[PDB]
RNA sequence: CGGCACGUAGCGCAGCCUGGUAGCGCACCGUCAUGGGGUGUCGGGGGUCGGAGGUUCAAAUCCUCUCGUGCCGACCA
RNA sequence: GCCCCGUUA
Repeated sequence: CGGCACGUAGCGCAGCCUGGUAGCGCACCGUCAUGGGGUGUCGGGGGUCGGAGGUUCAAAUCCUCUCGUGCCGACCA
Repeated sequence: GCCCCGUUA
């Protein structure tokens, strides 16, 4: 070099369909729970989609570029 | 749905 396919909380992933309008589980704190503990069960913090720019009537989810990472193939100063 | 309850009196 072309094409594709991923990055979402401290950790691991949905969401991406054919955009109306962000979720989950683990980890932390404190309740509830038992006569008491362990086990179990709840609410709160903690993310706004890797970054930039557009299409829109609301982008994340569509498009282009770019950063990093992998798969296949190509590559005779 | 579940395991446990210090020795001596």
Molecule: tRNA^ProL (GGG); mRNA
Organism: Escherichia coli